Source information: Entry title: Cryo-EM structure of RIG-I in complex with p3SLR14. Solved structure of RNA (p3SLR14) with a sequence from Homo sapiens, 32 nucleotides shown. It was solved together with Antiviral innate immune response receptor RIG-I.
Context: bound to proteins that are not shown
RNA sequence: GGAUCGAUCGAUCGUUCGCGAUCGAUCGAUCC
Numbered sequence: 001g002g003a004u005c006g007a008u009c010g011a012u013c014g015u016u017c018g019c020g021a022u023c024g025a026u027c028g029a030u031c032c
Base pairs, nucleotide, nucleotide: 001032002031006027007026008025009024012021013020014019
Other pairs, nucleotide, nucleotide, family: 003031cWW004030cWW005028cWW011022cWW017018cSS
C1' cells in the first nucleotide's frame, strides 16, 4: 500500500432519566 479489531473524542436521530443507535476523526496493535 489494502482489510480488520480495540481505546479516547466529536457530530446526527429517537424521549426531560441512565442513555440506545447509523456515520466520522485521531492514536496504538495485528495479519495479508
The entry is indexed under ribonucleoprotein complex, RNA sensor, RIG-I like receptor, IMMUNE SYSTEM, IMMUNE SYSTEM-RNA complex. The sample was in a buffer at pH 7.4. The organism belongs to Homo, within Eukaryota.